[PDB]
Context: one part of a larger RNA, bound to proteins that are not shown
RNA sequence: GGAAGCAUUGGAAAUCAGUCUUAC
RNA sequence: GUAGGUCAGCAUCAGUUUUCGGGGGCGGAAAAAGAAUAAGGGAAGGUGGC
RNA sequence: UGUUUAUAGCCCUUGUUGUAAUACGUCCACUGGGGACUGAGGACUGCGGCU
RNA sequence: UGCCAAGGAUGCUGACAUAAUGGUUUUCAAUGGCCCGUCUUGAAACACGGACCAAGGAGUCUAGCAUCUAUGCGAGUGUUUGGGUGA
RNA sequence: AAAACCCAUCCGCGAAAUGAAAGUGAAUGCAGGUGGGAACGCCC
RNA sequence: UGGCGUGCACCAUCGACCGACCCGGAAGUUUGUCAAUGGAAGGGUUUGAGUAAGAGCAUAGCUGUUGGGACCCGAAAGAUGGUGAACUAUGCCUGAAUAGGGUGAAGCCAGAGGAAACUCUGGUGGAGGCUCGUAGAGAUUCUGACGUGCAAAUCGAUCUUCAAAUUUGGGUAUAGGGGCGAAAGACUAAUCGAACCAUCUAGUAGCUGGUUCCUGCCGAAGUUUCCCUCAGGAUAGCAGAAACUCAGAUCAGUUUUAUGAGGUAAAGCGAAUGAUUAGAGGU
RNA sequence: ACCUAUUCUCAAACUUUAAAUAUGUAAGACGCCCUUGUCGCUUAAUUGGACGUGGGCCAUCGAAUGAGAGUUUCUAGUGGGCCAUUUUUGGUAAGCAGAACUGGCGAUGCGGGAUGAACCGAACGUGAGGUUAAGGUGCCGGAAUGUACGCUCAUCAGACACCAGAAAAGGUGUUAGUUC
RNA sequence: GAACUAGCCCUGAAAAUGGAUGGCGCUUAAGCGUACUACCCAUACCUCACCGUCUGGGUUA
RNA sequence: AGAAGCUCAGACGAGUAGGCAGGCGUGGAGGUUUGUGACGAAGCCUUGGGCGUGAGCCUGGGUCGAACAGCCUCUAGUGCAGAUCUUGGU
Numbered sequence: 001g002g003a004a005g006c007a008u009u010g011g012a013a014a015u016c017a018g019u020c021u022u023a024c
Numbered sequence: 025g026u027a028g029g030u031c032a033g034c035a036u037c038a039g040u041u042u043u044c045g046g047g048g049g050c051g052g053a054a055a056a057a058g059a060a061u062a063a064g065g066g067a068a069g070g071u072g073g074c
Numbered sequence: 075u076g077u078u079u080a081u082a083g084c085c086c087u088u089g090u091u092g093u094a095a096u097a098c099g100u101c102c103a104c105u106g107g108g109g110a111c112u113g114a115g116g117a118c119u120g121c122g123g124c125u
Numbered sequence: 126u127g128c129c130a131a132g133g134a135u136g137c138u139g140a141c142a143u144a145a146u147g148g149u150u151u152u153c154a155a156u157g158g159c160c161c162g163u164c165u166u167g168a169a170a171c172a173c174g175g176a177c178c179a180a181g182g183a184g185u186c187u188a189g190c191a192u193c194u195a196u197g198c199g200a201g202u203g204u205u206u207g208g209g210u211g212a
Numbered sequence: 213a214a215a216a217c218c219c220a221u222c223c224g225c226g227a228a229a230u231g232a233a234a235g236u237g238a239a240u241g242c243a244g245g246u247g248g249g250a251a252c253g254c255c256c
Numbered sequence: 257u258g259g260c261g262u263g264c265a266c267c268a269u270c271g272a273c274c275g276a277c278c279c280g281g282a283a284g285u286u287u288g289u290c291a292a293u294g295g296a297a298g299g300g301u302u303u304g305a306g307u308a309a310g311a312g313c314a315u316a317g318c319u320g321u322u323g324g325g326a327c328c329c330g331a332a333a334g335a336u337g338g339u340g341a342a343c344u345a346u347g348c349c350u351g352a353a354u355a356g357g358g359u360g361a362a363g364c365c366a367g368a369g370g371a372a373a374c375u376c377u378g379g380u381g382g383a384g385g386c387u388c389g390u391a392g393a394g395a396u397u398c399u400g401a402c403g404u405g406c407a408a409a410u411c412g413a414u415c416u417u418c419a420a421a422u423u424u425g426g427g428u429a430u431a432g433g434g435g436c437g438a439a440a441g442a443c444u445a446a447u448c449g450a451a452c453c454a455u456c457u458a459g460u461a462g463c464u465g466g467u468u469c470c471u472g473c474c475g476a477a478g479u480u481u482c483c484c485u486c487a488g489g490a491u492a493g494c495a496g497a498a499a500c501u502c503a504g505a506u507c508a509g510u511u512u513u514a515u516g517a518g519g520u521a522a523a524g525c526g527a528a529u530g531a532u533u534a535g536a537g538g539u
Numbered sequence: 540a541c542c543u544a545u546u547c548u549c550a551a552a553c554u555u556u557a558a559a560u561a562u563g564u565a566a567g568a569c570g571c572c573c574u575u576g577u578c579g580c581u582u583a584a585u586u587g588g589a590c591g592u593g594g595g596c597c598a599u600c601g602a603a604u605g606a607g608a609g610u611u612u613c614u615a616g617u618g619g620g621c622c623a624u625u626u627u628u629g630g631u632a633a634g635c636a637g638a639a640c641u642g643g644c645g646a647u648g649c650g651g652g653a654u655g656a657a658c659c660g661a662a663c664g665u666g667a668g669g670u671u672a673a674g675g676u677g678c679c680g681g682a683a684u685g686u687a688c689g690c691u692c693a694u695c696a697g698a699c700a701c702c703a704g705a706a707a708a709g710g711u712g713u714u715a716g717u718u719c
Numbered sequence: 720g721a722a723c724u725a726g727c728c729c730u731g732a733a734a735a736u737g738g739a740u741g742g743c744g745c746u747u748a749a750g751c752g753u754a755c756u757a758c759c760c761a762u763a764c765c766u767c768a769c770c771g772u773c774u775g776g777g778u779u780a
Numbered sequence: 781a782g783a784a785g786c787u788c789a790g791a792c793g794a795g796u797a798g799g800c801a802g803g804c805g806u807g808g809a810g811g812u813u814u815g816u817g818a819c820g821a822a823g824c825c826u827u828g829g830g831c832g833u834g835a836g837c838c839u840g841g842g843u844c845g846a847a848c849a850g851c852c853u854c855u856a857g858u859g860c861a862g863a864u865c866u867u868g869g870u
Base pairs, nucleotide, nucleotide: 006157007156008155009154010153011152012151013150014149015148016147022027023026029141030140031139032138033137034136035135036134037113038112039111040110041109042108043107044106045105046104047102048101049100050099051098059091062088063087064086065085066084073077122129123128124127160175161174162173163172176870177869178868179867180866181865186324187323188322189321190320191319193317194316195315196314197313198312201225202224203223207219208218209217229236230235244270245269247267248266252261253260254259255258272307273306274304275303276302277300278299279298284293285292286291327466328465330463334456335455336454337453338452339451345430346429347428348427349426350425351424352423353422354420356388357387358386359384363380364379365378366377367376368375369374392417393416394415397413398412400411401410432448434444435443469803470802471801472800473799474798479492481490482489483488493617494616495614496613497612498611499610500609501608502607506606507605508604511602512566513565514564515563516562522556523554524553529550530549534545536543537542538541570596571595572594573593575591576590577589578588580587620644621643622642623641625639626638627637628636629635649660650659651658664769665768666767667766668765669764670763674759675758676757677743678742679741683756685755686754687753688752689751690750697745709729710728712727713726714725715724716723717722718721719720770793771792772791773790774789775788776787777786778785804859806856807855808854809853810852811851812850813849815848816847823843824842825841826840828839829838830837831836
Other pairs, nucleotide, nucleotide, family: 017144tHH017146cWW018145cWW020142tWS024025cWS052097cWH055096tWH056095tWH057094tWH058092tWW060089cWW060090cWW061089cWS067078tHS067083cWW068078tWH068082tWW070071cHS070077tWS071080cWH072081cWS073076cWW074075cWW079082cWH079083cWH114133tHS115133tWS121131cWS125126cWW129130tSS142143cWS164168tWH165167tHS166656tWS182860tWS182863tHS183466tSS183860tWH184467cWS185326tWS192318cWW199311tSS200226tWS200310tHS204219cHS206220cWW210216cWW211215tHS212213cSS224313tWS227310cHS228237tSS229304tSS230275tSS231233tHS231234tHS238306tWS241244cHS246268cWH249265tHS250263tHS251262cWS256257cWW280297tWS281295tWS281296tHS282295tHS283294tHS287292cWS288291cSS329464cWW331460tWH332459tWW333457cWW340432tWH340445tHS341344tWS341430tWH341435tWS354391cWS355389tHS360381tWS360382tWS360383tHS361382tHS362381tHS370373tHS391418tHS396414cWW402405cSS402407cWS405407tHS406410cWS431434cSS431444tWS432451tHS433450tHS436442cWW437440tWS461463tHS470834cSS471833cWS475797tHS476796tWH477617tSS477646tHH478645tHS480491cWW496799tSS503504cSS505607tWS510603cWW517561cWW518560cWW519520cHS519557tWS520558tWH521557tWS524527cHS525550tWH527554cWS528553cWS531548cWW532547cWS533546cWW535544cWW539540tWS551552cSS567570cSS567601cHS568601cWH574592cWW581586cWW582584tHS584586tWS597600cHS615798cSS616797cSS621657tWS624640cWW630632tHS630633tHS644656cSS650672tWS650673tSS652701tWS655702tWH658700cWS660672cSS671760tHS671761tWH672760tHS673760tWW675682tWS676682cSS681759cSS684749cWH691748tWW692746tWS693746tWW696748tWH698744cWW705733tWH706732tHH707731tHS708730cWW738739cHS740743cHH744749tWS748750cHS780783tWH782784tSS795796cHS803835tSS805858cWS817846tWS818846tWS820845tWS820846tHS821845tHS821847tSS822844tWS832834tHS
């Protein structure tokens, strides 16, 4: 390496929120 | 001290389940056998002998 | 080749050792481990065991 | 009476408090996955329609009827054909 | 002020059926018995 | 727990009443009194969409349904009223156009034979819905080119006709169930086995196609009967909703027990019937 | 031609007989026992029949097992079916035409049969764990290149139901048997 | 010894693109017949969590 | 204890045609919310976040420039991938 798209599960890379910090 | 983020490890338990091990009761021809040890019987795919 | 435990033994029956053992089956409200998943509920009541 | 493995997990700790857990996106690997709609006993069909996108695009209203349901009144019921009254 | 409000007399449907019509026209009874029956009452 | 009362609502049922239907004709009314008319009691086990201390009316909503465009889009058609002969078809009026050749009709002239008429040769002449071919009009073949063409019919070659039933301009006439047709159902404005335009018309549809958000709950049928019915409807079944009633009842795609019913498998053919092999005996 | 006792063999519309499977009904309180009332029916007759009254028996109340059961109202879709099991008809046969009983597909995914609408198993809310069905465990492929005993050598072996196909008859092939 | 009788194999057996026990391959099998274990796994079964539906039981504090 | 609420238990869960129920979305009307808005309404773009089984809903950032929404009811020309659908665009 003579289709692509999808579903499932995780990896990788990018990205990001929550949470926390406190209260008693 | 109190309680509190995320993620782990272990213990003691509960539910579910899997996988190994030991002990005991009972049942059968109250297993069959077998071992050990006394009778008798038979023999071989016949041993020692002949 | 033929025979009957002898310088190997075996088979059959009975006795015995015997309430023999084991295997198998079944049961124990007898017991020892190892691993896995789950932690729903949210004061108190309940049914029980212990003391 | 306290205890208990008895009407469902608690206890003792440690590390990190971090993108660490978790999420999203992309891609990869493993497994699976035929093209939808349509008539049909049977569609992936070598059966029909569909190149693509946006916008539009099909059980409505009316006169009845029937069941059911709600409300008012009830041996009654219905004012709105009209008239009154309201700028 | 195309609203809302109010209103006389009619009328529609219903209060009676039946028959083609002419017509006639719904209590013997507590508006009867029977069976099962909602709810209630009494007793164990 | 039952029992005892009590029984709404609803069904099962037995009556009573009202109207028809079938009898039966007591009064009573006056007119026909004898009658005419009238209908009482009573009987049928017939019937009604009845009565039996009325349940209806109005309004709104859901669903299903009928008529309307009728869920949306779709015929071939039909009708009514109009528009066209600029293409093309035929007629008429008035115009115009068509090289050069071949063949050589009648008439005519001369010569010859004359035996009358007429035969024979040469020339002249220029006839024809003749002929070869150009313009023009056509369109046979290649089944060539092209065939999203130059072209919704063209190009090339080849071919048919070419002085008349010829070709053609303009004017004019004939218009749709009509015209026109040397006749092909040809042609009538790229439309012809009935042109085109607009309306009736959103014509009709047992036929094809499409018919737009989510989840939850339930969940079919291709069978019955009838239909000028067989691609369709009605009807019953199956299904969904909404209710009501009963209740340890009231039953079961079940077994058991008891008791029926059947003529298939099997069996039989020396039990009838049908078919069929073989000997034995009496004839 | 017969007649008699025999004999071989048959039937879808022959049959004495006669299943299995299907099918009807019952298995009590709307019962039973006794008493007693109405009638225009019935009888020779209160004689019956039907319906009752008043009593007594009275949930093992009369087989098993399981369920709560039933009735209305309105309406949708449907009125092309198909396949398999078994039975069976028409047919030369057919992936043919036609029926019966049931189960399915249609309307249905999933596991399996490589693949398939009806075959096998099992019918489905979202998940975790455990265990199985049918079927499989050399590798693709999760799972014993397990165990035991044989058979087979195929010069184009065989390998799992439906199922995707082959017969008579033989073969110095071979392995076992039977009888003389 | 003769016949038979079975099981497997071969023969009978024979097409047209190259190709099918699914493929690779497999011969004391990874073929066939029988027997016995272990193992694998469905959306089926079992326990549990959650969603919804239905059904039943409470609730005037 | 929005009794239309709260709470406990058990069984159960496939589905075309089809029936019923509860919800989501759109335009307009009545009421309501001291409702949002030129200090940016509506619309649009988004490899941001969040909620719901889902129809959907909310939000950060970007663009933008004049209106719009929640709730209770009323109403309808109310939701598209198909129809050799229509129109326009590519």
Notes: An RNA from Schizosaccharomyces pombe: 870 nucleotides with solved positions. Ions in the entry include zinc. Ugolini et al. published it in Mol.Cell in 2022: "Chromatin localization of nucleophosmin organizes ribosome biogenesis". Method: electron microscopy, resolution 2.8 A. The entry became public in 2022. Rfam match: Eukaryotic large subunit ribosomal RNA. The family is grouped with related families in Rfam's "LSU clan". The literature on the family includes a 2001 paper in Science by Yusupov et al., "Crystal structure of the ribosome at 5.5 A resolution". The reconstruction used 35,000 particles. The entry has 43 different proteins, among them Protein mak16, 60S ribosomal protein L42 and 60S ribosomal protein L15-A.